An RNA structure (25S ribosomal RNA, nucleotides 420 to 1442) from Saccharomyces cerevisiae, in which 966 nucleotides are resolved. The depositors describe the entry as "Yeast 80S, ES7s delta, eIF5A, Stm1 containing". The entry has 77 different proteins, among them 60S ribosomal protein L36-A, Small ribosomal subunit protein eS10A and 60S ribosomal protein L22-A. Lineage of the source: Eukaryota > Dikarya > Saccharomycetes > Saccharomycetaceae > Saccharomyces. Keywords: eIF5A, Stm1, Rpl41A, delta ES7s, RIBOSOME. An Rfam search finds the family "Eukaryotic large subunit ribosomal RNA" in it. A reference for the family is Cannone et al. (2002), "The comparative RNA web (CRW) site: an online database of comparative sequence and structure information for ribosomal, intron, and other RNAs", BMC Bioinformatics. The sample was in a buffer at pH 7.5.
Context: one part of a larger RNA, bound to proteins that are not shown
RNA sequence: GGAAGGGCAUUUGAUCAG
RNA sequence: GCCAGCAUCAGUUUUGGUGGCAGGAUAAAUCCAUAGGAAUGUAGCUUGCCUCGGUAAGUAUUAUAGCCUGUGGGAAUACUGCCAGCUGGGACUGAGGACUGCGACGUAAGUCAAGGAUGCUGGCAUAAUGGUUAUAUGCCGCCCGUCUUGAAACACGGACCAAGGAGUCUAACGUCUAUGCGAGUGUUUGGGUGUAAAACCCAUACGCGUAAUGAAAGUGAACGUAGGUUGGGGCCUCGCAAGAGGUGCACAAUCGACCGAUCCUGAUGUCUUCGGAUGGAUUUGAGUAAGAGCAUAGCUGUUGGGACCCGAAAGAUGGUGAACUAUGCCUGAAUAGGGUGAAGCCAGAGGAAACUCUGGUGGAGGCUCGUAGCGGUUCUGACGUGCAAAUCGAUCGUCGAAUUUGGGUAUAGGGGCGAAAGACUAAUCGAACCAUCUAGUAGCUGGUUCCUGCCGAAGUUUCCCUCAGGAUAGCAGAAGCUCGUAUCAGUUUUAUGAGGUAAAGCGAAUGAUUAGAGGUUCCGGGGUCGAAAUGACCUUGACCUAUUCUCAAACUUUAAAUAUGUAAGAAGUCCUUGUUACUUAAUUGAACGUGGACAUUUGAAUGAAGAGCUUUUAGUGGGCCAUUUUUGGUAAGCAGAACUGGCGAUGCGGGAUGAACCGAACGUAGAGUUAAGGUGCCGGAAUACACGCUCAUCAGACACCACAAAAGGUGUUAGUUCAUCUAGACAGCCGGACGGUGGCCAUGGAAGUCGGAAUCCGCUAAGGAGUGUGUAACAACUCACCGGCCGAAUGAACUAGCCCUGAAAAUGGAUGGCGCUCAAGCGUGUUACCUAUACUCUACCGUCAGGGUUGAUAUGAUGCCCUGACGAGUAGGCAGGCGUGGAGGUCAGUGACGAAGCCUAGACCGUAAGGUCGGGUCGAACGGCCUCUAGUGCAGAUCUUGGU
Numbered sequence: 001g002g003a004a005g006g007g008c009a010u011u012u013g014a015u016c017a018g
Numbered sequence: 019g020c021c022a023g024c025a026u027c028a029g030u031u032u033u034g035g036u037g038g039c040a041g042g043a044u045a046a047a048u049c050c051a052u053a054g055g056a057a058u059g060u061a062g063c064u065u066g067c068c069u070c071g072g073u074a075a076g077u078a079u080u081a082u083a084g085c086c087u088g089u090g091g092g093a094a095u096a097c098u099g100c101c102a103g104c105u106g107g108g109a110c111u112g113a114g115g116a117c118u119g120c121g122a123c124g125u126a127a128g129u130c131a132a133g134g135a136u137g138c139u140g141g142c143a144u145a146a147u148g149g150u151u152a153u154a155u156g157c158c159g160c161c162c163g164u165c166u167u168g169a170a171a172c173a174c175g176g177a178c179c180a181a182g183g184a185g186u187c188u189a190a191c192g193u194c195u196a197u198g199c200g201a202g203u204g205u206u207u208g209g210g211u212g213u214a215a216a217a218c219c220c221a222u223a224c225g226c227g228u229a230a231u232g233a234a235a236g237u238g239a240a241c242g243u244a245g246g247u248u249g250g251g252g253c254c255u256c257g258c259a260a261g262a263g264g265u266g267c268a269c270a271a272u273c274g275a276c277c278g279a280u281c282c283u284g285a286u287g288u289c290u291u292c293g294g295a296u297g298g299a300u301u302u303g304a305g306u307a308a309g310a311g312c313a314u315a316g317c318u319g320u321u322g323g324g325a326c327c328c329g330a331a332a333g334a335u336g337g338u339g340a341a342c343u344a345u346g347c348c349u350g351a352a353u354a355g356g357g358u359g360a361a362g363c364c365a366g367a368g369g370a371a372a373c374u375c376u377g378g379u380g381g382a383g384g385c386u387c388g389u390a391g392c393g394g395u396u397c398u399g400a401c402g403u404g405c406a407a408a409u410c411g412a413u414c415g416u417c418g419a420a421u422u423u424g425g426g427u428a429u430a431g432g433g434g435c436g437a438a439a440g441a442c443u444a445a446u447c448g449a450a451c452c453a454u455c456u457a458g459u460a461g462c463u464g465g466u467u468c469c470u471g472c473c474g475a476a477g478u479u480u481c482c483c484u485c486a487g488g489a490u491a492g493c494a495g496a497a498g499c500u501c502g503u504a505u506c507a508g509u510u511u512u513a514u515g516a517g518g519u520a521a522a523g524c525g526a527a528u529g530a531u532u533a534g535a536g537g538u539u540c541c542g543g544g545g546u547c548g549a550a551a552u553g554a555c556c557u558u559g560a561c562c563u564a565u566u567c568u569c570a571a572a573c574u575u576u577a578a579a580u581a582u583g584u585a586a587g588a589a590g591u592c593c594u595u596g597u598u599a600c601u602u603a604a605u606u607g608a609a610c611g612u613g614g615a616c617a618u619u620u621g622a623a624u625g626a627a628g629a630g631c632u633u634u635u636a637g638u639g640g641g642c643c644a645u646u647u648u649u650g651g652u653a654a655g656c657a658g659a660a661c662u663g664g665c666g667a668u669g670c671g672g673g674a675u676g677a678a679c680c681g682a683a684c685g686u687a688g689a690g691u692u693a694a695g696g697u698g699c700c701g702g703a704a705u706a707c708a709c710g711c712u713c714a715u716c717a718g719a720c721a722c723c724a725c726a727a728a729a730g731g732u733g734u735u736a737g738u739u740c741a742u743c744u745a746g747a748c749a750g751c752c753g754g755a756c757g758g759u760g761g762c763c764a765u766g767g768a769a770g771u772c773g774g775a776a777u778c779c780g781c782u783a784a785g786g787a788g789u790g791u792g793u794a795a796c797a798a799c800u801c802a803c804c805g806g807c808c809g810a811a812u813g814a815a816c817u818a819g820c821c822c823u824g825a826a827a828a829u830g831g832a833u834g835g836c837g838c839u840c841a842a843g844c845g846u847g848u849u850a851c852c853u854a855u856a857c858u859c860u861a862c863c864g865u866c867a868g869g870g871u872u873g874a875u876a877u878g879a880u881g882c883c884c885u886g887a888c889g890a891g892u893a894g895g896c897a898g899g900c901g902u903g904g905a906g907g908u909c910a911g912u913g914a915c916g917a918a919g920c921c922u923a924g925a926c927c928g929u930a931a932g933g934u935c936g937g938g939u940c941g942a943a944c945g946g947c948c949u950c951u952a953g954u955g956c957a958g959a960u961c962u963u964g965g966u
Stems, first nucleotide, its partner, number of pairs: 006158005012152005019142008027112010037101005049091007062077004121130003161176004177966006187323006194316006202226003208220003230237002245273005252265005275306002277303003280299003287292001326465002329462001333455006344429009353419001355387003358383001362379007391416003396412002399410002431447001433443002468899006478491001480489003492638002494635008506625002509623002511586005521576001522574002528570003533565001535563004542558003547553001590616004595611004600607001641665004646660002649657002670681003685862007695852003698836003704849001706848006718838001729823003733820010750807001752805002863889009900955001902952008911944002919939004924935004
C1' cells in the first nucleotide's frame, strides 16, 4: 500500500481552563 | 489544588492454608486371627532332556513363594455433609455528613470493627493530572430518507450550498378541564357615554335551560318521612381497643308508585251521543321521583369549506389563429436537349377488278430517355449532446401536366379541410391555441421542519359495487372517578359434569376384503346315466354355518392424553312464622320477608404488583416465521387452517455471514459471576485428562442449515447363531482312491456315462457301483472317503460401528480461514478455563409508589426530605422543556468607550433542544424575566428561486 468518514480506549504532537 | 504510598476499618468478591465434628455395611478395603479351596501350581518329589542346572512333562495344595473364598476382630482413610471454627494473599467501592437506633465488651467509667473512611506520609503546584484537537494502534462500524412481511440492496428520491417550503383559519358541534354566576344565565342587534374602533353603563326582547310524551287532536309528573329492599364514605353513641348499634349523602342493583303513548275497563251524568270516573295490562317513551344549567376560554376529536402540501387523464364558458399546412376560387409566373413517330397530306408500285403495297411528308400522346424544377426509394450510408427539434451524401421517382409555384381571396374547433394516412388545421391533432370556471376531484404516488421523559399497538370480528378504501368491535393513550385488600386469577387441588379425536375393533352393526372347510338348493350350471322323477350321482358359481388374512376423513360396540363447564358459604346454613290476586283436596306449596341462632381456621392451594367503574380519542384493519397438529399439491424459500411463542416494533452474546434459530431482552457506570457457544493459530480460554474408533489416489469436523439413497466391500472393529477340533480339525504338501451275492435295469455296453430307480461285499488306521479328459466295454486319469506329516484353533450364515464404492456441471474457492491424522476428526466421560446490555452488590440519573415536615418567611410546601421498586420500543398517545417573528408589563436592562450580524480543531454550563464567555470582523440598534400571539424550527418532496 484498491475510498473516505464514525464508536470505545489509550500513546504521540499541538493547544487550553480552573 | 494535582498525583500517589502505607496502616487500620467497612461493603462486595476472588484465591490459599489449616482445625473440630456427623453419616454410610457406624464406609468398603488394607491389617490381624481362623476354616476351606484351587491354579496362570511355590517347595519337595518322580521321569525325560543332560551347553552338565537350563530344565520339558507328570505329581504334590504350603512346604524354601504366594494367591482365592468364607467367617470373626480391631482400627484408619476416601467420599458426602455440617461448624454462630481459625487464619493468609488479591481486586473494585468509601454513598452519607451534629446527635438520636440495635448491639458488643467492660464492676462501672467508658470503649468498640455496633444506622456508609479514617489516620499517617511523600512528590508536584504545572500543562504534571485533566479537557479539547489532529494523528496512530487494537477491536468494532454498509447509506440516509421511504413504501414494505422483508432494504446496504442489482427498489425509489438525493451532485453541492443558501434562502423559501406543508394540520391553518372559520361556522356548527362531542368529551374533558378552568372561570363566573346559578333555577337561572348571556352587557357589546341596539342605546347611553367616552381620554374615542378601547374602557365604562343599560331597557325591552330574544336564545338555551327550568317538562315530558304522542303521527296528531291532545294530555301532562308525591299512596308514602318524595317509597321499600341490599350494599354504601362520613358522622353519632357505647367501647383501652377490637367491635356493636344508630344515621346514612353520592353511587350501584332491585321491586314499586307518578306523567305521556298503546291496549282494555266504561261510574255519576246526558244536545242520546257526548262525557270519561274508577280500575287494569309478558306493551311503550330520548320522562317524574327536593332542579343544573347558561356564558366565556383551552387542548383533543367531528362535518362543511382550497382544508396538511404539491400532482391527473378530463369537463365547461368566452375568445384567438389558414405567415405552416389541407381544399376551392381570382390574378400572375415557370418547365434544356434527345427517342418514338398517331391522324391528315404528296408521289410511286401491283392488280381484270375489289382493293393492296412501298417511299416521303407531317408532328399526335395524362408516351418515353433526360436537365432545371417538384419529390423522397435504398444505403436501413453520414450525423444522431447535429450544420439541423428532420439536415448531409450518394443512389433514386417524376419531369408538359390530375404539372410546379408567388400574391390576392374563402373555409375555424365536435368546426374546417381531406385522390382517406385519423392526415392536416403556425415544431400543437383519435378534437388546435389563449384566458377563465380552478387551488377542478384523487379510496392513488411523493413529502411533512426542535429536545428529553413515561406508556405503547394492529394486520383480527361483522357489514359495505367491499377486495390498494371505509364504518364496526378489538388492541392503545389520556383524563379520571368510587372505594381500600375486596371481588379477584391465561395456575393447581378436591368434588362433579360434558366430549367421540388419538388409539382400538371388525370370529360386533354398516361398508370394504384373502383363503380354504362343512352344509343345503321341492332351482342356478357344467360332466354323464336318465321315459321322467320333490331321480342317481361326480363337479363349478350361488346360498347358509363355523373359521381365516386385511382395512375406513365422510364406519363403529369401546375409548384416552391435552384442552373444557360448574362448585368449594354470611348474597351462607339452621330454627321460627308473616304476606299473596299465584299454587294446593287442604291449615299444601312457591317466592319474598319478620324474629332468633351460628364468626376467623368462615369452610381447599398459591398469588394479589391495590380493587371496581366510567368517559373520550389515536394508530391499525397487506402480515410474516418457528416448534407441534393439519388440508390441497410430486414437490416448493408453494397455497390454506389450529394452539403457542416470536419477527414486524429489538438492540445485546452465540450460530463466520443472516428479520424470525440458541441464550438473553437494553437508563449511565464500577466490580464479581454466568447463559448459549467455545478454549492449536487466526481469537479471549487446557497443543487438558480419559477409554475406544477411523487413514479416505473425492477423509471428517456440531442443531435450525445450507442435502445424498437403494445396493455393495475377506478395509477394519465389535457382536449373534449354528457348526466342526487334542480320538489331531482347518491349510498345505503326501500315498492310495480298488476289491466285490453279477445285489439291481438295459444285451450296440456297464463291476456307476449316449437314459439310471441306488446296493452289496474285501486284509484294514482307509472309503465308496463312484468324475476333471472319459475306446462303445469286466475298462486309462480323481471328486472325497481315509491315513501319513502337521500341532491349535477353524468354517458358515448373519448383525451394526467407522472408512471405502455407489457419488456427473459449468469464473477460482471455501468444516469461516490456516491447517490438523494415538487429531486440531468421530462416539463417550471428567475437570479446569474464556465471555453478554442477563444474574448479584454499590453509586449516579429519571419515573412510579408509599411516607415525613408548621416553624419565626422555614427564603423556594409548586419546597425540603425518608423509603422501596422500576427503565427495550415502530405506528400512536400524553407530559416537561429548548428555539424564532411580533404584543402588554417589568429590569429607571445593554449600547458609537461599539448594538445586531458574521468568523473562531479557544473556554464554561445543560442528558439534549440549546445557553453563556473570550478573540477577530463590524457599524446602530438590542436583550433578561412575567405574560400574550403566530405566516414559529427542514436533509429529503424528479420540491421553489438563486448560486456553485